[PDB]
Context: bound to proteins that are not shown
RNA sequence: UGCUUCACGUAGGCCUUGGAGCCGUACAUGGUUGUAACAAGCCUAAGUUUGAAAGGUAAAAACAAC
RNA sequence: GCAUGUACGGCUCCAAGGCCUACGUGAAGCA
Numbered sequence: 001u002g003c004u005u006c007a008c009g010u011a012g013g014c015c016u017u018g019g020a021g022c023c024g025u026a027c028a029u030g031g032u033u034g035u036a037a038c039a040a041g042c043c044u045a046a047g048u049u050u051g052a053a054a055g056g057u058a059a060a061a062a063c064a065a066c
Numbered sequence: 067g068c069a070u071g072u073a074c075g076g077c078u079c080c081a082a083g084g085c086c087u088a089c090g091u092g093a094a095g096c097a
Base pairs, nucleotide, nucleotide: 001097002096003095004094005093006092007091008090009089010088011087012086013085014084015083016082017081018080019079021077022076023075024074025073026072027071028070029069030068031066032065033064034063035062041057042056043055044054
Other pairs, nucleotide, nucleotide, family: 020078cWW036061tWS040058tWS045052tWH059060cHS
C1' cells in the first nucleotide's frame, strides 16, 4: 500500500410486534317480576414485598313467568 | 349528547426487533 471476516456507531428506506390518544366501520348485548354471589371486582389489618380467616358491597355464570 | 365486549382499517406519537443499503471506526488472520 492494502484485502476479506466479525462487532459498534451515523443516515436512510421496507416490514413485524408493544403501549397511549383521535378515530371510524361491522356485529352482539340493554325492558318488568321473582329465584341466583361457589367464581371475579371493590372497601376494611402492617412506612416496605403477610392475597389465610372474618364484616359489607357486589349479578359473571344459571332457573321460571310477560 | 350511549355504555360494555368482539374483529378490522386508518391517522398520530413513542419505543423495540428483522432485512437491505452508504460512510466511519475497533479487532483476528492474509497479500
The RNA has 97 modelled nucleotides. The depositors describe the entry as "Cryo-EM structure of a protein-RNA complex". It was solved by cryo-electron microscopy to 3.09 angstroms. The sample was in a buffer at pH 7.5. The entry also contains Uncharacterized protein, not shown here.